[PDB]
RNA sequence: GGCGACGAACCGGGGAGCC
RNA sequence: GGCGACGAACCGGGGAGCC
Numbered sequence: 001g002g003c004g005a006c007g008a009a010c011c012g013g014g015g016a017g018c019c
Numbered sequence: 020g021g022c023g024a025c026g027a028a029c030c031g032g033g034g035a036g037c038c
Stems, first nucleotide, its partner, number of pairs: 001038003010032004017022003
Other pairs, nucleotide, nucleotide, family: 004035tWS007033tWS007034tWS007035tHS008034tHS008036tSS009033tHS014026tWS014028tWS015026tWS015027tHS016023tWS016024tWS016026tHS017027tSS
């Protein structure tokens, strides 16, 4: 510097795009 | 330029960090 309680990691569904 | 079939967008759980 960017994302994030207008929902991170992680789990599950999900099946090709997102920034 | 970076992430992505060693699973994107999205939905569900999840509740604090991630790059």